[PDB]
Context: bound to proteins that are not shown
């Protein structure tokens, strides 16, 4: 130098998981229409 | 009972603003 | 890197 | 007739059941991110 | 990436 070799380093605080039964967050403000409810001054029948 | 304005509560959809490094 | 698929209803008095 | 209350579907701060509380444009599933538990994955060098 | 070694030209 080649092959077998547990374990080792690097990739890589990676990779999993994480609301289920009881983790967070993916919003708020402020205009135009178009909508629906509802209240009334009313209006044209 | 047909049917335009207001009004006060919501909601799509188009505008703006502000929000995670 | 500032999200979507689905529903947004049925009955009794 | 409506109007409202309830049940059936939905969530639980609440419950043996019931009762209580929330919710209908809500919300569910998921998906990304946070924040954590673990202790550095396979695959290849 | 190193590996107690063993094994092979």
């Nucleotide at each position: 130098g080649u092959c077998c070799g547990a374990u080792c380093c690097g990739u890589u605080g990676a990779g999993c998981u994480c609301c289920a039964a009881g983790g967070c967050c993916g919003g708020g403000c402020u205009u135009c229409u178009g909508c629906a409810g509802g209240g009334a001054g009313u209006g044209g029948c | 009972g047909c049917u335009g304005c207001c009004c006060c509560u919501g909601c799509u959809g188009g505008g703006g603003c502000c929000g995670a490094c | 890197g500032a999200c979507a698929g689905a529903g947004u209803g049925g009955g009794u008095g | 007739c409506a109007a409202c209350a309830c049940c059936c579907c939905g969530c639980c701060c609440a419950g043996a059941c019931c009762a209580g509380g929330c919710u209908g444009g809500a919300u569910c599933u998921g998906c990304g991110g946070c924040g954590a538990g673990u202790g550095u994955a396979a695959g290849u060098g | 990436c190193a590996g107690a070694g063993g094994u092979u030209a």

An RNA structure (LSU rRNA chain 13; LSU rRNA chain 12) from Euglena gracilis, in which 133 nucleotides are resolved. Method: cryo-EM, resolution 3.15 A. The entry became public in 2020. Matzov et al. published it in Nucleic Acids Res. in 2020: "Cryo-EM structure of the highly atypical cytoplasmic ribosome of Euglena gracilis". Among the 78 different proteins in the entry, which are not shown, are Ribosomal protein eL29, Ribosomal protein eL40 and Ribosomal protein eL13. The PDB entry is titled "Cryo-EM structure of the highly atypical cytoplasmic ribosome of Euglena gracilis".